[PDB]
RNA sequence: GACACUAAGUUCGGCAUCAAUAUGGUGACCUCCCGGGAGCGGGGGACCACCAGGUUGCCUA
RNA sequence: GAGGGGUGAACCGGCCCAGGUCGGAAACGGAGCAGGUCAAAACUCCCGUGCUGAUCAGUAGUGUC
Repeated sequence: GACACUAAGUUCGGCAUCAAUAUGGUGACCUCCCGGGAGCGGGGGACCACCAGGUUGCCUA
Repeated sequence: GAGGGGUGAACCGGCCCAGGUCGGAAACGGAGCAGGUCAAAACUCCCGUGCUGAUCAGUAGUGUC
C1' cells in the first nucleotide's frame, strides 16, 4: 500500500422507552354483624382495580 | 429509591349536581337517568437515554496479506 474487524465521527429511517415483588391509602361489585322510626347510620370479610411505595434483579435498549 | 404534556370516551368507577320518582310531617335520605367533572383503560405529542437499519466519509487501535 490493500483488506479486515474494534470503537467513535456524519447524514436519514425503524423502533424501545424496565421486569418481579412486600407493607399503606382509596374505591366499585359481593358478603357478615351492630345500631336506628322509614329513607338510613356504623364496624368487619373477601376479592379486583387504582394512588402512594420498601426490597430485588434477567429480558435488542 | 428516571421524565414532560395532551385527547377524546369500548367499557367499568368518583364527584357534583337537574327534572321525574320513592321513604318522610319535615328536615332530609334512596334508586337510577340526562348534564357536567375527575380519575383511570386506552391512544397520542414532547425531552431525555438507548437498540437496531441504511447512508456518509474514512482520521482512532490491534489484526490480515